[PDB]
Context: bound to proteins that are not shown
RNA sequence: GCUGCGGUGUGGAAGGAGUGGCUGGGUUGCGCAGCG
Numbered sequence: 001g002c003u004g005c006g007g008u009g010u011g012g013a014a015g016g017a018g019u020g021g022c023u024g025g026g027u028u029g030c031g032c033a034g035c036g
Stems, first nucleotide, its partner, number of pairs: 001035005007030002
């Protein structure tokens, strides 16, 4: 590069993948894993 993981947070010792989120930590933070 291409794809996936509530997995990890300035709640993730609780969801869900935005199929709530473009202010709410957020124009979907942050990391990790798989394939060449």
An RNA structure, in which 36 nucleotides are resolved. The entry is an ensemble of 10 models. It comes from the structure "RNA Duplex-Quadruplex Junction Complex with FMRP RGG peptide". The work is reported in "Structure-function studies of FMRP RGG peptide recognition of an RNA duplex-quadruplex junction" (Phan et al., Nat.Struct.Mol.Biol., 2011).